[PDB]
Context: bound to proteins that are not shown
RNA sequence: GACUUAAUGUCACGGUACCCAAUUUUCUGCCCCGGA
RNA sequence: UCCGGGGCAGAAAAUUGGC
Numbered sequence: 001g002a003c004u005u006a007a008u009g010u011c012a013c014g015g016u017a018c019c020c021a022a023u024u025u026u027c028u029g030c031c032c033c034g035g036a
Numbered sequence: 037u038c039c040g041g042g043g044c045a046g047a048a049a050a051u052u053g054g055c
Base pairs, nucleotide, nucleotide: 019054020053021052023050024049025048026047027046029044030043031042032041033040034039
Other pairs, nucleotide, nucleotide, family: 012014cWH035038cWS036037cWW
């Protein structure tokens, strides 16, 4: 070559992966009786 | 028969749901 186009006509740059949601809730840096 | 001794130092929960 084929895979893999159709030819007088492809806006796909024709389309924001966008919208919401408190890394927060509780907790005294405290403290005395044993051990083999 | 003996004269000391530190402990905890994070635990639990959510770790994705809806449109």

Solved structure of RNA (crRNA; Non-self RNA target) from Candidatus Scalindua brodae, 55 nucleotides shown. It was solved by cryo-electron microscopy to 2.54 angstrom. The work is reported in "Structural basis for the non-self RNA-activated protease activity of the type III-E CRISPR nuclease-protease Craspase" (Cui et al., Nat Commun, 2022). The organism belongs to Candidatus Scalindua, within Bacteria. Ions in the entry include zinc and magnesium. The entry also contains RAMP superfamily protein, not shown here. It comes from the structure "CryoEM structure of type III-E CRISPR Craspase gRAMP-crRNA complex bound to non-self RNA target". Keywords: Nuclease, STRUCTURAL PROTEIN-RNA COMPLEX.